[PDB]
Context: one part of a larger RNA, bound to proteins that are not shown
C1' cells in the first nucleotide's frame, strides 16, 4: 500500500440553557442570570518526589483525543529578603577509620581498645498581630514582645528577716568536684475541670418578601506583662469502734479517723496590649477623596481539642544522651548579683509552586498506586451512615448534533394464572429487615445455643402526668382521647428461618496475576541431646550465632482444643551400649635380600567391622494352612505345624468398596441420590493417632417453611450504545 475515511473518541461523577463581548473566524474564550454535580470529599493545609510546571505581557506551525481568540502549549521579561520557622547540638537500632589477627594476597574476612559518624516527624535557647507586591512573607513595613553574648549605673546580698510548722521572701562573685531531680516514656477503661464549634431569647443596624406574620447577613479582639484556685500531695490542733468518713466505681483510719484551720500547687479567666486596627453601613463633586455612626446584653449543649485525677493487664514491663534546675564540700579574691534601668552584636544553607480523575511512578492530561497523611457547618437520625443542604470548589473524572429511527447488546422497573415442572446444582433474582413488648427448643465444655424459633404494636393532633434539675432552661421515660389513608422503621436505613451429615476445635495464614480449602500455624501432650572448654550451628582461617544466656534453660523431632482411650512383635533396617577372641592401614620390630635400596615374608596394630545385649509416642510388620458339636448354614472350641508375632479396644459398600445402582428400611406418583442399619474391610484401625464432641466455617453435601419471570410463555417500559450528520483518526491481518 488494502484493511478504511472505517473501530475508537459511551457505559465508573449522563450539563447545560439565554442574553452581551472580544476576534478574520466562537458549541467549546469572557461578563451576567437561571440550571445542574462535590460536599467527613471532587473542600481546606502540607510531606516526600517533580524542578521553574509559579507571574505578566504577546501569540498559534505543531501538543490537548474535536474546536479553539484558550493553556501546565511556544516567545520575551521577571520571581523565593529569618537572631525566634527548618538543618548545625544529643543519642537510638545501626555504620565507618587507625591499630590487631587471618587470608598466597586484596578494593576480602573478623572479635576488642581509641576515635567519628547516625533522626527536616524521637529529644532539643527564644514573636506574636495588622498591611504591603503581578508573583514572598511569623522572613518586608507599622505596633508591641522575647533569648544568648558582652558591656554600663545602681540595689538584694558579703556583713538581712517573717512564721509552731508546711512555707514567704530580690536573698553575694570566680575556678572544680559530688549527689538529687527534670529530660523520660506500655495497653485497657472512668471520673471532675474547662475551651473551639454550635443553638435559643432580646436589640441596633442592612436586606429578601403582596400588607402583616415571617426569613438571612454583621455585631471581632492575638503573642507578651500582671494576677488564683480545683484535684492530689503536705503543715498544725484534735482523740475515734454494737463504730464513723466518704467514691461514678474500687475504698480509709491509734502504723492517728471524723472536725477545726493553714501551705502549695494546672489548663484557663480577668486586666494592660487595644481602637479614628478589622468588620457593617449612611451622606455631595467621584480624579485624587471628604465627613457621619454602630460594634450591645441574657440563657443553654458541648468535642476525637487542654489540664488534672482514679482503677484494671502482662510467662509480654514498654529508649538513651545532650542540655536545664537545686543542694552539699574543696580552693580563692574582697567585693558584688539568677533584681531594676540602658546600650551593642546575633554567621552559612532552605524559603517560587503542584501536592494530584492533567505539575508525583506507572511509556499518556491512564477510572492503578503514593497520600486520607492532617482537619470540617445545620436537618432526620444511635450516628464521621445514608439522603437533603450552607461555605468552598466545578460544569475539563475535554468530542458534538439528531431521533416515536427498528432490530440486537449493557446496566435498570413493572409482570395475570400456577410456584422449582427449569438447571449438575434454587446459579440470579425475590423474600425478611429498625425500635418496643410477649414468647422461646434439642444439645451443652453450663460459659452458651439466643437476635432461636414465632406474635402484636408503630403516623398527625389535643391534652395529662413523671426523672435529674433552682428553672413554664434543657435531655429522656410512659397515658388517654380524636382523627385520614391501600399501605404509619410509608422515602433513605435496614438479618429469609428451620432440621440432618462429612471435614476441620476456635480467633488467625496461603499459590502478587485460573486453586481461600479438608492444606499450613495455634493452644496442648509426649519424645531426644546437652552440667558450659557443654549441646546443636557459621566459616579457608580468624574468629562467630544461641550468649547482657546455664536444665522452671537452650537447641532438634512428631502429633495436634477438650472428652474416653492408646493392644501384640526387637527376627529384619537403623540407633545406644559392651566385650576375651578375630580381621584390621601407616608407623615400629624380626628374617632373608640389596658391597646400601628399590623387593619378598612374618608379628604387632586404633578407630571401624564381627559378636553379644538394650530401644517401637525409633522406621516398619500383625501372616498360614490342614479338620469340624445333633438333620438344613456356624467352624461360634480346642492341638497343631510355617514365622519376630499373628489385628486388642472401637469403627465399617467409608474423601478408604473392584463386582456395586451391594441386601434391608425411611424420605417420592416415580431415588445411579442422602439418612439409618446389616458384614462377603478387593485394599480399617490405635500419637504416619483411633473413636466422640458443644462454638465457630463467603468449606461440602440432602430435606423442609416462605418467596419469586429460574421454567410454562414470554410481554411492556427507562437509560447508555447501535443508525443518520459534523470533526480528529489507528491497529490486527493481507
Nucleotide at each position: 500500500g488494502g484493511g478504511a475515511g472505517u473501530a475508537g473518541c459511551a457505559g465508573c461523577a449522563u450539563a447545560g440553557c439565554c442574553g452581551g463581548g472580544u476576534g478574520a473566524g466562537a458549541a467549546u474564550c469572557c461578563c451576567g442570570g437561571c440550571c445542574g454535580c462535590c460536599g467527613u470529599a471532587g473542600g481546606g493545609g502540607c510531606c516526600a518526589g517533580g524542578g521553574u510546571u509559579c507571574c505578566a505581557c504577546g501569540g498559534c506551525a505543531a501538543u490537548g483525543u474535536u474546536c479553539g481568540u484558550c493553556a501546565g502549549c511556544c516567545g520575551u521579561g521577571g520571581g523565593u529578603u529569618a537572631g525566634u520557622c527548618g538543618g548545625u547540638c544529643c543519642u537510638a537500632a545501626c555504620c565507618c577509620g587507625a591499630c590487631c589477627c587471618g587470608u598466597a594476597a586484596c578494593u576480602c574476612g573478623g572479635c576488642g581498645u581509641c576515635g567519628g559518624g547516625g533522626a527536616a516527624a524521637g529529644g532539643g535557647a527564644a514573636a506574636c498581630g495588622g498591611g504591603u507586591u503581578u508573583a514572598u512573607a511569623u522572613u518586608c513595613c507599622c505596633g508591641u514582645a522575647c533569648c544568648g553574648c558582652g558591656g554600663u549605673g545602681g540595689u538584694a546580698g558579703g556583713u538581712g528577716c517573717g512564721g509552731c510548722a508546711a512555707c514567704g521572701c530580690a536573698a553575694g562573685c570566680c575556678c572544680g568536684a559530688g549527689g538529687g531531680g527534670u529530660g523520660a516514656c506500655g495497653c485497657c477503661u472512668c471520673g471532675g475541670g474547662g475551651u473551639a464549634g454550635g443553638c435559643g431569647g432580646a436589640c441596633c443596624g442592612g436586606u429578601c418578601c403582596a400588607c402583616a406574620a415571617g426569613g438571612c447577613c454583621g455585631g471581632c479582639u492575638a503573642a507578651g506583662c500582671g494576677u488564683a484556685u480545683a484535684a492530689g500531695c503536705c503543715c498544725g490542733g484534735g482523740g475515734a469502734g454494737u463504730g464513723c468518713c466518704g467514691u461514678a466505681a474500687u475504698g480509709g483510719c491509734g502504723a492517728g479517723a471524723a472536725c477545726c484551720g493553714g501551705g502549695u500547687g494546672a489548663a484557663a479567666g480577668c486586666g494592660c496590649g487595644a481602637a479614628u486596627g478589622g468588620c457593617c453601613u449612611c451622606c455631595c463633586g467621584u480624579a485624587a477623596g471628604g465627613g457621619g455612626g454602630g460594634u450591645u446584653c441574657c440563657g443553654c449543649c458541648g468535642a476525637u481539642c487542654c489540664c488534672u485525677g482514679g482503677g484494671g493487664c502482662c510467662c509480654g514491663u514498654g529508649a538513651a544522651a545532650a542540655g536545664c534546675c537545686c543542694c552539699u564540700c574543696g580552693g580563692g579574691a574582697a567585693c558584688g548579683a539568677u533584681c531594676c534601668a540602658c546600650c551593642g552584636c546575633g554567621a552559612c544553607c532552605g524559603u517560587a509552586c503542584c501536592g494530584a480523575g492533567a505539575a508525583c511512578c506507572g511509556a499518556c492530561a491512564c477510572u492503578g498506586g503514593u497520600g486520607c497523611c492532617c482537619c470540617u457547618g445545620g436537618g432526620u437520625g444511635a450516628g464521621a451512615a445514608g439522603c437533603c443542604u450552607a461555605a468552598g470548589g466545578c460544569g475539563u473524572g475535554u468530542c458534538g448534533g439528531g431521533g416515536g429511527a427498528a432490530a440486537c447488546c449493557c446496566a435498570g422497573c413493572c409482570g395475570a394464572g400456577g410456584g422449582a415442572a427449569c438447571u449438575c446444582g434454587g446459579c440470579a433474582a425475590a423474600u425478611u429487615g429498625g425500635c418496643c413488648c410477649c414468647g422461646u427448643a434439642a444439645c451443652u465444655u453450663c460459659g452458651g445455643g439466643a437476635g432461636a424459633a414465632g406474635g402484636g404494636g408503630u403516623g398527625c393532633c389535643u391534652g395529662c402526668g413523671g426523672g435529674u434539675g433552682u428553672g413554664u432552661a434543657a435531655c429522656c421515660c410512659g397515658c388517654a382521647g380524636g382523627u385520614c389513608g391501600c399501605a404509619g422503621u410509608g422515602a433513605c436505613u435496614a438479618g429469609g428461618g428451620g432440621g440432618g451429615c462429612c471435614c476441620g476445635a476456635c480467633u488467625g495464614u496461603u499459590u502478587a496475576g485460573u486453586a481461600a480449602a479438608a492444606a499450613c500455624a495455634c493452644a496442648g501432650g509426649u519424645c531426644c541431646c546437652a552440667g558450659c572448654u557443654a549441646g546443636c550451628c557459621c566459616g579457608a582461617a580468624a574468629g562467630g550465632g544461641u550468649u547482657u544466656g546455664u536444665a522452671c534453660u537452650g537447641g532438634g523431632g512428631c502429633c495436634g482444643a477438650c472428652g474416653c482411650c492408646u493392644g501384640c512383635c526387637c527376627a529384619g533396617u537403623g540407633c545406644c551400649g559392651g566385650u576375651a577372641u578375630g580381621u584390621g592401614a601407616a608407623g615400629c620390630c624380626c628374617g632373608g635380600g640389596u658391597a646400601c635400596a628399590a623387593c619378598c615374608g612374618g608379628g604387632u596394630g586404633a578407630a571401624g567391622c564381627a559378636c553379644c545385649g538394650g530401644u517401637a509416642a525409633a522406621c516398619g510388620g500383625c501372616g498360614g494352612g490342614g479338620g469340624u458339636a445333633a438333620c438344613u448354614a456356624u467352624a461360634a472350641c480346642c492341638c497343631u505345624c510355617u514365622u519376630a508375632a499373628g489385628g486388642u479396644a472401637g469403627c465399617g459398600a467409608a474423601a478408604u468398596u473392584c463386582c456395586u445402582u451391594g441386601u434391608c428400611g425411611g424420605u417420592u406418583a416415580a431415588a445411579u441420590g442422602c439418612c439409618g442399619a446389616c458384614c462377603u474391610g478387593c485394599a480399617u484401625g490405635a500419637a504416619u493417632g483411633g473413636c466422640g464432641u458443644a462454638a465457630c466455617g463467603a468449606g461440602g453435601u440432602c430435606c423442609c417453611c416462605a418467596c419469586u419471570g429460574u421454567c410454562c410463555c414470554c410481554g411492556g417500559c427507562u437509560g447508555g450504545g447501535g443508525c443518520c450528520c459534523g470533526g480528529c483518526g489507528a491497529a490486527a491481518c493481507c
The RNA (23S ribosomal RNA, nucleotides 1397 to 2130) from Thermococcus kodakarensis has 734 modelled nucleotides. Entry title: Cryo-EM Structure of T. kodakarensis 70S ribosome in TkNat10 deleted strain. Released in 2020, the model rests on cryo-EM data to a resolution of 2.65 angstroms. The sample was in a buffer at pH 7.5. The entry has 62 different proteins, among them 50S ribosomal protein L7Ae, 50S ribosomal protein L18 and 50S ribosomal protein L2. An Rfam search finds the family "Archaeal large subunit ribosomal RNA" in it. Clan: LSU clan. Rfam links the family to the GO terms ribosome and structural constituent of ribosome.